[PDB]
Notes
Solved structure of RNA from Schizosaccharomyces pombe, 75 nucleotides shown. NCBI's taxonomy places the organism under Eukaryota, Opisthokonta, Fungi, Schizosaccharomycetales, Schizosaccharomyces. The entry has 38 different proteins, among them 60S ribosomal protein L37-B, RNA helicase and 60S ribosomal protein L36-B. The PDB entry is titled "Ytm1 associated 60S nascent ribosome (-Fkbp39) State 1B". The sample was in a buffer at pH 7.5.

Context: bound to proteins that are not shown
RNA sequence: ACAAUCUUCUCA
RNA sequence: UGAGGUGUUGAACGAAAAUUU
RNA sequence: AAAUUUAGUUUGAAAUCGAUUGGUGAAA
RNA sequence: UUUUACCACUUUGU
Numbered sequence: 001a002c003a004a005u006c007u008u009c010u011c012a
Numbered sequence: 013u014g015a016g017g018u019g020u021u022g023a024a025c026g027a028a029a030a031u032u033u
Numbered sequence: 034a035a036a037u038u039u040a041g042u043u044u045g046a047a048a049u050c051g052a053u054u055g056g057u058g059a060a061a
Numbered sequence: 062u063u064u065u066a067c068c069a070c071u072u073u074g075u
Stems, first nucleotide, its partner, number of pairs: 009016003021047001022044004029038004056068001059064002
Other pairs, nucleotide, nucleotide, family: 006019tWS007017tWS007019tWS017019cSS026040tWS028039cWS030036cWW033034tWS044047cHS055069cWH056070tWS056072tSS057073cWW058073cSS060064cWW060074cHS061062cWW
C1' cells in the first nucleotide's frame, strides 16, 4: 500500500 | 507419440437451431 | 417453457430496481 | 445457527 503469483508450456 | 494448459468487464441489440432438462 | 450450447453485432472499464435466490459444505 | 462475494455438485478453515 491503486504494490503483490494469470500459465512468455509441460508431460506423453 | 497423444493428451493436456481453466483462465474472459458490464450493458444493449439481434438471429435460428440443436439436444438436453 | 428453463437449460446449456448457440449467426452475429454495438460500446468510454459506459452503468440509476428488477436478487438469481437452488445445491453444497466449513469455521466457530 | 452468522460467517462465506463464486463454495459450486468434483460443490465455503490445515